[PDB]
Context: one part of a larger RNA, bound to proteins that are not shown
RNA sequence: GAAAGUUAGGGGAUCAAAGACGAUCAGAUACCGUCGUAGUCUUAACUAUAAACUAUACCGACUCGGGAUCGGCUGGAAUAAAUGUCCAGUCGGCACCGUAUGAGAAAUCAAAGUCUUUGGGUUCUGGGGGAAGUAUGGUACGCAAGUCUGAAACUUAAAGGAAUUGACGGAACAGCACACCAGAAGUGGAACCUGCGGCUUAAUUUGACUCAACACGGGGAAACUCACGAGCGCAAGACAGAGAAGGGAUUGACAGAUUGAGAGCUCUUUCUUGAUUCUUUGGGUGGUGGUGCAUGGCCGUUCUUAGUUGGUGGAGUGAUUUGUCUGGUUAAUUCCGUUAACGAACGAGACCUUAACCUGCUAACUAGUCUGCUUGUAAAUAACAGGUUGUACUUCUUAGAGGGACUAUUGUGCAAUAAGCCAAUGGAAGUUUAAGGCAAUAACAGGUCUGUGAUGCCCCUAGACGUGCUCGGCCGCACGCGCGUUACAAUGACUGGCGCAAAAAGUAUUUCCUGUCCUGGGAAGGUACGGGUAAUCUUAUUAAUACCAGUCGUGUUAGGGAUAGUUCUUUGGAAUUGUGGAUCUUGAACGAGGAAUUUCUAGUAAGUGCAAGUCAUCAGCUUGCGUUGAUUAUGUCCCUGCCGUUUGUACACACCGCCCGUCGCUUGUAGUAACGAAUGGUCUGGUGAACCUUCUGGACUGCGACAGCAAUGUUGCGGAAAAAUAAGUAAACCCUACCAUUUGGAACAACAAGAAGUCGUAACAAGGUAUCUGUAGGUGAACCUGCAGAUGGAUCAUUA
Numbered sequence: 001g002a003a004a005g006u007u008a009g010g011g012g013a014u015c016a017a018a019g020a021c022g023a024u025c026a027g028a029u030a031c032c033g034u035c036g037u038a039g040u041c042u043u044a045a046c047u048a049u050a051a052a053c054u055a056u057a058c059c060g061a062c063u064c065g066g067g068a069u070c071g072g073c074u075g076g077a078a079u080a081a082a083u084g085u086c087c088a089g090u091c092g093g094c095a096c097c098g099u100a101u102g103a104g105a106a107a108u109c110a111a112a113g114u115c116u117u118u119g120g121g122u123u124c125u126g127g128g129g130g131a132a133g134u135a136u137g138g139u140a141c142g143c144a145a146g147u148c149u150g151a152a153a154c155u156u157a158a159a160g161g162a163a164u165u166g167a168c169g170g171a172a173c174a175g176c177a178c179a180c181c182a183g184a185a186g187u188g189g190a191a192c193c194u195g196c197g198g199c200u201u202a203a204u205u206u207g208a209c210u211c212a213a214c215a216c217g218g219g220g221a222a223a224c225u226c227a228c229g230a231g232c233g234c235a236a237g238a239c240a241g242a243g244a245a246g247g248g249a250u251u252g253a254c255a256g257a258u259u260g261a262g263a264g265c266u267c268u269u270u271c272u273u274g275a276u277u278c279u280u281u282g283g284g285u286g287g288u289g290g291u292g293c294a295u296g297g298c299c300g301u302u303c304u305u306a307g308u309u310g311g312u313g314g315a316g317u318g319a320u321u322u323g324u325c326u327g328g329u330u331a332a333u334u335c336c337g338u339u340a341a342c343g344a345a346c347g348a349g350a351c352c353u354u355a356a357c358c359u360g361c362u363a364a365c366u367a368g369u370c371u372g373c374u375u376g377u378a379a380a381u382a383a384c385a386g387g388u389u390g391u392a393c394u395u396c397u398u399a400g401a402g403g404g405a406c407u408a409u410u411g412u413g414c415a416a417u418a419a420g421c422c423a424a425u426g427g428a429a430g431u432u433u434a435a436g437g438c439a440a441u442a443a444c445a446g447g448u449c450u451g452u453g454a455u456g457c458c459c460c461u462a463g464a465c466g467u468g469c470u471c472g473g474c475c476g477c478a479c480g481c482g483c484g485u486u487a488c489a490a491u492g493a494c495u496g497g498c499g500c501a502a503a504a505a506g507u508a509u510u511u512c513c514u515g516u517c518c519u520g521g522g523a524a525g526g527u528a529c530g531g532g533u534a535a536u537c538u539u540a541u542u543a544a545u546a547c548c549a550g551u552c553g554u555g556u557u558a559g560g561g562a563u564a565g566u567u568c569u570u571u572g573g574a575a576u577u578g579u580g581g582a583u584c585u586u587g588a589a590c591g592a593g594g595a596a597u598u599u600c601u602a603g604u605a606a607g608u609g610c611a612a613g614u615c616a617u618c619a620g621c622u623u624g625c626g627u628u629g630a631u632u633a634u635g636u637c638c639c640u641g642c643c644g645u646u647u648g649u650a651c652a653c654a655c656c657g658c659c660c661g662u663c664g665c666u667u668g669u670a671g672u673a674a675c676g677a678a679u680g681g682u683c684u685g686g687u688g689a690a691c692c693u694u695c696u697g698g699a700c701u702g703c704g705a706c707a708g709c710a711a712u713g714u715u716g717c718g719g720a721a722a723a724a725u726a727a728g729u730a731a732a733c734c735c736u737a738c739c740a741u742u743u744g745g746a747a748c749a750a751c752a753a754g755a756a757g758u759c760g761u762a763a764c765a766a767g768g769u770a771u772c773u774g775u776a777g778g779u780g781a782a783c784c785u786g787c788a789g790a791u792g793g794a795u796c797a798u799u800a
Base pairs, nucleotide, nucleotide: 005046006045007044008043009042010041015039019035020034021033022032053792057122058121059120061114062113064098065097066096069093070092071091072090073089074088075087076086077085102109103108128156129155130154137149138148140147141146165652166651167649168648169647171646172645173644175642176641177640179636180635183600184599185598186597187596190486191485192484194482195481196480197479198477199476206217207216228472229471230470231469232468233467234466239282240281242279243278244277249276252271253270255268256267257266286460287459289458290457291456295454297448298447299446300444301443302442307346308345309344311342312341313322314321315320325337327336328335351437352436353435354434355433357403358402361400362399363398364397367394368393369392370390372388373387374386375385376384377383406430408425409424410423411422413421414420488593492552493551494550495549496548497547505538506537512532513531514530515529516528517526518525519524559590564585565584567582568581569580606628607627608626609625610624611623612622613621655767657764660760661759663757665754666753667752668751671748672747675744676743677742678741679740680739681738682737685734686733687732690729691728693726696723700719701718702717703716705714706713707712770791771790772789773788774787775786776785777784778783
Other pairs, nucleotide, nucleotide, family: 001048tWS001052cWS002049tWH002788cSS003774tSS004047tWS004775tSS004786cSS005144cWS006143cWS012013cHS012039tHS014040cWW016038tHS017037tWH018036tHS025027tHS046143cHS047145tWS051772tHS051790cSS054056tHS056112cWH063111tWW067095cWW068094cWW078084cWW079082cWW099110tWH104106tHS104107tHS105161tSS105317cWS106162tSS108112tWS111113tHS128158tWS131153tHS132152tHH133134cHS133150tWS134151tWH135150tHS142144tHS142145tHS153670cSS154668tSS155752tSS166649tWW166654tWS168765tWS171766tHS174643cWW177637tWH178181cWH178182cWW179639cWS180638cWS182632cSS188595tHS189487cWW189590tSS192620tWS193483cWW195214cSS198478tHS201203tHS202229cSS203472tSS204473tSS205219tWH208213cSS212301cWS215620cHS220614cHS222616tWH226473tWW226474cWW232261tWS232263tSS235464tHS237283cWS237462tWS238283tHS241280cWW245275tWS246274tSS248273cWW249277tSS250273cWW251272cWW254269tHS258265cHS259261tHS259263tHS260470cSS264269tWW285461tWH287465cSS291449tHS292296cWH294449tWH294455tWW303441tWW306347tWS307440tWS311323tHS313340tWS316319tHS323342cHS326337tHS328418tWS328419tSS329334cWW330332tHS332348cSS358360cHS360401cWW366535tHS368396cWS369393cWW369395cWS370389cWH371389cWW378380tHS378382tHS394396cHS397535cWS404428tWS404429tWS405427tWS426430tWH427429tHS449455tWS460465cSS489492cSS489559tSS490554tWH498546tWW500544tWH501626cSS502610tWS502625cSS504611tSS520522tHS523568tWS523581cSS531537cSS532534cSS543609cSS544608cSS544627tWS552558tHS560589tHS561588tHS562587tHS563586cWW566583cWW570579cWH571575tWH571616cSS572574tHS601632tWW603604cHS603629tWS604630tWH605629tHS614619tWH636638cHS637639cHS648765cSS650763tWS658763cWW659762cWS661781cSS662758cWW664755cWW670749tWS673746tHS674745tHS683736cWW684735cWW688731tHS689730tHS692727cWW694725cWW695724cWW697722tHS698721tHS699720tHS704715cWW759780tWS760781tWS761762cHS765768cWH798800cWS
C1' cells in the first nucleotide's frame, strides 16, 4: 500500500450495490427509465487485494544515428535589455523517429542486444493440461470477510504463443446489377388450362425441391408411347457338357368346347411337319430394374460477374507474399499512372452471326423497272387497269466484291489536360452502333444409368424386371402451392365496309403444302381443272390490333362468357372418361383485386395476330415472326444481392460455426471425517517376575580340644545348601498424554474425460450491453449491478 469491504463516532450534496418500481422481452430478478439504502466524504482504527502492467527484478559496463522535450549549468547573439528570446555546448529525466552484418517462434526489441564464441554482482519465480489456489495443518495473521502458507489422489494428449490464408460478423470503407432511383405491365383476388404436393387407387409409373424442382425430362400420354395396374402369349433360353431323337426331336393347325379376342392360349381331336432341336447341368442375350455418393459424355449454377496463373528478380526460417496497387479511368485486373518488380499465359477484348448505310461496282425470266406495241372502261398521246416487247436498265428485289465508324469534327465543357467522360454538329449508324454466339481458374459428392450398341457394381432371368397382345392408368378429387389463357367493359362489345405484314414450312408421286371449281345453311365434303421438292406452285397473297359507317346506352347490360343439353362435321380400327370444329340454346364467377411479389429502358414495354416444334388428331406451352406503339429513368449505393479492401476472431466438415454454467448420463476412480484397531516409539503414575550384590541364617560337614572303653556325649574354631533381609538391575501388565506406519469406519463427498438428455445463451465479431482484474451485493443457470483499475481494445492520431 487504489477500490471495495469491517469496527466506533460524525457527515450526507451528488451519484449509487441491495431494494422498490416503471418499460423491454417468449421469459427478464438484465441492458433503458423513475426512485433509493449501504456506500461515496470524514475522524480514530482494522483490512493487504487488483490486468497493484512497461504483464519486462536491482547495481554495473559496453554496443548505432537524428531531431525534440523537462530541470541545472557554460559560453555566444538579437532586441523594446529580461525570472523573457534565439544559438552552441553539456549533466541528469520522460519519451519519440530512423536504423542494426545484433536478438527473437514470431508480434516485435536500442534492449527483449554484447548467449553452444554458452560465467560482471545479487534476491525472486516456472518445469504439459486440469484437478486447485481446492483439501488439510498452521503456538502465521484478521472482529469478520478473508489474506499468507499450500497439497495429493484422480483424470487427460494436448492445453498453449505468435503469424498466414480462408470463411464469417448485428465493424469501417469502396465497387457493380432494373438492386434502387422514376415509372409501366402486371401475377397474388375470379373461372378455366397445365405442372407440383397431398388424398383416394388394382394402378394412379418416374426423375426433379431456395434461387439452381414445380408448360422442366422437348413430359401437348386416347391405342402405341410406358416405366403403373388387371388378365393372357412368345423365346428372339445363344454357347458348352450329359442324356433323348431319324423306327422322330420339334413347328403348325381345321372343328367343338374355351376365351375379352378366328391367342392352337388351353381341352377333346388327329393330320401335318423332318433337326430349325427337347430334358436336365452350366451359362449368355435382353432388361424404361437399382445405384449421379460407383463412372464417362453432356448440361445447369456460382456468372457473362472479372476473375485466375506461372517464370526471373525483391521480402519472410516458414506456410506465404510481392507481381495482382493509393488514385483516376472502363461494361471489363479495360487502360492510364503509381510502382521491388520485370516481363508473359488463360479469362475480357479481339473474333464470329444476324439487323441497319451504298441512285457507286458485279448481275438476274426462278426478281422488278422502264421503252415500244397493243386490250378494256373513256372525247381520249387524260386516268386506272391487264397482255405483250428488248443486243434496254438496277431505284425498288435477291446477294456477291468492296466501301463505311475510328467516338469523326468542333469545344478557354469536366477532367491535376492521362486515360477518359460530356455536349453540340455531321452522320445510315455513335448506349462496346443493336441483338446474340462463344465462355478462364475453381468448385457445387447440382442434373442426367429413363438419350445413347458410353459403361463399373447390384438386381430380374420362362406363369421373367425379357419381347408382345387386350382393357384400364398417368387427365382419377376435401384440399395446398407454381407457370398461364380469359375477363371484370364506352380507350368497350356487336353488325357491316376496308386490295396494311413478317417469318417460317411443303409430296420415296394421289400420301406433303394446296390454288381454281362444285355441293352444303355450317363445320365440312366432292373429285371436276391444276401447280409445286419450290425466289418458279400454295403466295410474293389471307393476319390481327388500327380506321370508316351503324346498332347497343353505364344496369350482372349484348360487358364476361365458365358450366351444361340436343343436333351436324372432321382425325383416327378405336373418340364414351365430352380429340378438335359447327348450330341453337344455357349463361356462373368476376364491379380492377389482402399480406406479399415478378419482369422491364426503345421499335423496348404492352396490346395484336402469324408461323415452326410437338403432330393421325389435340396449343391455354415452347421457339420464333412481324403489326400497332408507349409512361419513366440514362443516375446512385438508400434498400436487396454479389465482389472486393481495411478490421476482429477461440470459426476451418469454416456464424445453420464455436461455446458457458445449473441439473443429469457413461468410464475410471478419489478424497475428507466423529470414533475404532494393529505395530513400533517415547510420556505420566502404579503393580512387579527373575537375578548380581548385601544383611542375616546354619540343615550338612571339616579340624581340634575334653572325656570314662565305646557308641556316644559336651564345648572351641572353620566351610556350607534351604530360608529370609536391604538396596539395585529390571522384564512384563495396567493408567495418563503424545509421535510414527498402516488400517476398520457412521456421516459427508468429489474430480478429469466423452457425448444425440434439461433450462437458457455468459464468451469468441463493437457476441448484439467491449471484454477482463480486485472487491462487494444480488441471484434457476450461466451471470448481473456497484466502485477503482488493464488493453490483452473496437482509439498509437485533431485547439483554430
Description
Released in 2013, the model rests on X-ray crystallography data to a resolution of 3.7 A. This is an experimental structure of RNA (18S ribosomal RNA, nucleotides 954 to 1753) from Tetrahymena thermophila, with 800 nucleotides shown. Weisser et al. published it in Nat. Struct. Mol. Biol. in 2013: "The crystal structure of the eukaryotic 40S ribosomal subunit in complex with eIF1 and eIF1A". Among the 35 different proteins in the entry, which are not shown, are 40S RIBOSOMAL PROTEIN S12, 40S RIBOSOMAL PROTEIN RPS29E and EIF1. Crystallisation conditions: 0.1 M MOPS-KOH PH 7.7, 0.1 M AMMONIUM SULPHATE, 7.5% PEG 8K, 1MM PUTRESCINE. It holds a match to the Rfam family "Eukaryotic small subunit ribosomal RNA". Rfam 15.1 lists 75,755 matches to the family in 2,556 species. On this family, see Yusupov et al., Science 2001: "Crystal structure of the ribosome at 5.5 A resolution". Its Rfam clan is "SSU clan". The PDB entry is titled "THE CRYSTAL STRUCTURE OF THE EUKARYOTIC 40S RIBOSOMAL SUBUNIT IN COMPLEX WITH EIF1 AND EIF1A".